[PDB]
RNA sequence: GGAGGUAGUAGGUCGAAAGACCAUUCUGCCUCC
Numbered sequence: 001g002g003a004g005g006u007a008g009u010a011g012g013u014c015g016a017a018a019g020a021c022c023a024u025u026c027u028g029c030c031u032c033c
Base pairs, nucleotide, nucleotide: 001033002032003031004030005029006028007027008026011022012021013020014019
Other pairs, nucleotide, nucleotide, family: 009025cWW010023cWW015018tHS
């Protein structure tokens, strides 16, 4: 340049809150060609 994993961190919607259903942004790290 193109990818796969992994840790942090940020999103939408419904809800008094807590919660729930969804989405997967940004940035560290480790790997692959």
The depositors describe the entry as "Solution structure of a let-7 miRNA:lin-41 mRNA complex from C. elegans". An RNA: 33 nucleotides with solved positions. It was solved by solution-state NMR. The entry is an ensemble of 10 models. Primary citation: Cevec et al., Nucleic Acids Res. (2008), "Solution structure of a let-7 miRNA:lin-41 mRNA complex from C. elegans". On the sample the depositors note: RNA was prepared by in vitro transcription using T7 RNA polymerase and DNA oligonucleotide template.